[PDB]
Shown are 378 nucleotides from a PDB entry: RNA (GOLLD RNA nanocage, nucleotides 561 to 833; GOLLD RNA nanocage, nucleotides 4 to 108). Released in 2025, the model rests on cryo-electron microscopy data to a resolution of 3 angstrom. It holds a match to the Rfam family "Giant, ornate, lake- and Lactobacillales-derived (GOLLD) RNA". The family's RNA type in Rfam is non-coding RNA gene. For this family Rfam cites "Exceptional structured noncoding RNAs revealed by bacterial metagenome analysis" (Weinberg et al., Nature, 2009). Kretsch et al. published it in Nature in 2025: "Naturally ornate RNA-only complexes revealed by cryo-EM". The depositors describe the entry as "GOLLD RNA nanocage (env-38)".
Context: one part of a larger RNA
RNA sequence: AGUUUUGACCGAAAGGUGUCUACAUAGUAAUGAGUUGUUCAUUGCCACAAACACUCUCAAGGUGAAUGUGAUUCUUUCGAAAGGUUUCUAACACCGCAAGUGUGAAUCUGCUCGGCAGGGUAGAAGAAAAUAAGUAAGAAGAGAGUAGGUUAAAACUCAAAGAGUGGUUCACUUAAAUAACCGACAUUGGUUGUUACAUCUCAAAAGGAUGUGGAAACAAAGGGAAUAGAUAAUCCUUUUAAAGACAACUACAAUAUGGUGUAUUCUCAGCCU
RNA sequence: UGGCCGCCUAUGGUCGUCAAAUAAACUACGAAAGUAGGAUAAAGUGGAAUAGUAAGGUUUAGCUAUUCUGCGGUUUCAUCUUGUAAAGAUGGAGCUUGAGUAGGC
Numbered sequence: 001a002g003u004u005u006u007g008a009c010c011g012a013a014a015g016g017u018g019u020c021u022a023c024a025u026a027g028u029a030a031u032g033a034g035u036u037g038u039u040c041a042u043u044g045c046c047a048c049a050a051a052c053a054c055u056c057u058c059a060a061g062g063u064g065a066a067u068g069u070g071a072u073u074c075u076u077u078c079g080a081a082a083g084g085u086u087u088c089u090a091a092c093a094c095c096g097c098a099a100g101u102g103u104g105a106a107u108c109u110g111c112u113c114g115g116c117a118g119g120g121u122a123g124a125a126g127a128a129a130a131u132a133a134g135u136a137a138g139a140a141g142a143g144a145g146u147a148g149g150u151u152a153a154a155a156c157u158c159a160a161a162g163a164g165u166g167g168u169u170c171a172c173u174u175a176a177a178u179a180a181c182c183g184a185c186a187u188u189g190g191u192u193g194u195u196a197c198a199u200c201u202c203a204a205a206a207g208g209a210u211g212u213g214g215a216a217a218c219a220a221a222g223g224g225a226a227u228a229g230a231u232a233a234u235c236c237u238u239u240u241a242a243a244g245a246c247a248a249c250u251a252c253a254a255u256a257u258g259g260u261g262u263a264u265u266c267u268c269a270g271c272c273u
Numbered sequence: 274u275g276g277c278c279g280c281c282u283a284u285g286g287u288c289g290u291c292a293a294a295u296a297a298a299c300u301a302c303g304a305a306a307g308u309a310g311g312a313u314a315a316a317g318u319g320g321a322a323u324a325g326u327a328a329g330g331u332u333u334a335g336c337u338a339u340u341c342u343g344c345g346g347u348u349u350c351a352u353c354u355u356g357u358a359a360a361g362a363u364g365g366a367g368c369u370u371g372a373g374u375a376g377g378c
Base pairs, nucleotide, nucleotide: 001157002156003155004154005153006152007151008150009149010148015188016187017186018185019184020183023037027045028044029043030042031041032040033039046070047069048068049067052064053063054062055061073142074141075140076139077138085129086128087127088126089125091103092102093101094100107124108123109122110121111120112119113118161173162172166182167181168180189250190249191248192247193246194245196212197211198210199209200208201207213267214266215265216264219238220237222235258272259271260270275288276287277286278285279378280377281376282375283374284373299310300309301308302307317344318343319342320341321340322339323338324337325336326335345369346368347367348366349365350364351363352362353361354360
């Protein structure tokens, strides 16, 4: 330096962005029935709460028990109520004073202080506003931590190499041809403009024309010995427009097949029918 | 009464008118010597011899008294002259002195 085993921590090999990647017919065990997600019925047992009965001199307790409750992950869409907090408990007309009537949410109760009108304190009920909240509940869809990587502790020393593929392997073995994988949901429309980059053109500057998804190949340009030259082989980069981005304005669906996008080869978004 | 003492006075003395005494004289007696009686005068100066006085012994002087003597004075007697004188001479004898005191001149 590398390989194998075990443990822990991280990860998507068919485009970009956002949010994610838990269980296995349900508390637990058995039997039966039914499926488009996991549902229903019966019996036993466990945990929690208990009408009622018995016991106890009061209080505090004790024993039994009808009957209820008890596994859970993600995206999209739609969308409440209660409680609490702040402010308010008037004014006017009829009437000599009461309390009676009308408009108004504005009417009552306990305690306490005055001879009365009233004052103080604690509540019920009612009115206005901001929170609670993009929360609870409902509906629809999915059944998703994969291939692998890094690190630690022991043991050990080369298939630990090759071929092939758009790419990866627990698939194949001296050379080409078989069977698995590259996750789930939503979104990525049209017109105009800006910024950055690639190729061509322009003597330098000042300008002009055509374009932008991802994974590979042909090919090109650099880095190393024998200090000054050189690179068969080996390594890195380029080829693979790293803007299918950003801003303003504006519009919309019931889906397959096929055609474009699209090139040296393979493939997604978008558009058309 | 009178005279005298010198004068005057007093006193005293003496005398009696020639106015003091006294002696001699004279008378008587006696031989002598002497005795008895008795009247009268006066003028002084010089010498000699003794005695006394002298202090004490002796010797001197001067004075005081007694005697003798010259001259003078006075009286008396005798003898002679004168007597008519009372005087003279001579010779003898006797005497030789008395008167105070006082006062004056």